[PDB]
Released in 2005, the model rests on X-ray crystallography data to a resolution of 3.3 angstrom. Solved structure of RNA (Diels-Alder ribozyme), 49 nucleotides shown. On the sample the depositors note: This RNA was chemically synthesized. The sequence was derived from the in vitro selected ribozyme catalysing Diels-Alder reaction between thethered anthracene and biotinylated maleimide. Ions in the entry include magnesium. Keywords: carbon-carbon bond, catalytic mechanism, Diels-Alder reaction, ribozyme, RNA.
């Protein structure tokens, strides 16, 4: 270093993407070990 | 679907 396995619980959901869009914007799932909290 | 970390184990 790659390969698998661990990284409780609860929250909030970058970027892409998907529906839309009066083009300014709006929703939809999916998303932190990595952000608050416990 | 996209990045980076610890700590096991393997190769």
């Nucleotide at each position: 270093g790659g390969g698998c396995g661990a990284g409780g619980c609860c929250g909030u959901g970058c970027c892409a993407g998907c529906u839309c869009u009066u083009c300014g914007g709006a929703g939809c799932a999916a998303u932190a070990c990595u952000c608050g909290g416990c | 679907g996209g990045a980076g970390c610890u700590c096991g184990c393997c190769c």

Annotation:
It comes from the structure "Crystal structure of the Diels-Alder ribozyme complexed with the product of the reaction between N-pentylmaleimide and covalently attached 9-hydroxymethylanthracene". Serganov et al. published it in Nat.Struct.Mol.Biol. in 2005: "Structural basis for Diels-Alder ribozyme-catalyzed carbon-carbon bond formation".